[PDB]
RNA sequence: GGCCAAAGGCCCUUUUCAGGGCCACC
Repeated sequence: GGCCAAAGGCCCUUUUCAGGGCCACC
C1' cells in the first nucleotide's frame, strides 16, 4: 500500500448479549 472483521448516512438510550428515531434506499 493492500486485504480482513464491522458497515445505508446520521442520531438517542444503560430495555446494553438490548431498545429506538430522522432522512436515504420509493